[PDB]
Shown are 20 nucleotides from a PDB entry: RNA. The entry is indexed under Three consecutive sheared GA pairs, thermodynamics of molecular recognition, K-turn motif, A-minor motif, secondary structure of RNA, RNA.

RNA sequence: GGUGGAGGCU
RNA sequence: GCCGAAACCA
Numbered sequence: 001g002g003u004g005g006a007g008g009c010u
Numbered sequence: 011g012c013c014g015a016a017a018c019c020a
Stems, first nucleotide, its partner, number of pairs: 001019003007013003
C1' cells in the first nucleotide's frame, strides 16, 4: 500500500 | 451513528 474490527465515544 | 488498536494479505 490494500483488506479489516479489540476497545472507546455516541 | 463515529473514531479505529490488532490481525491478515502485499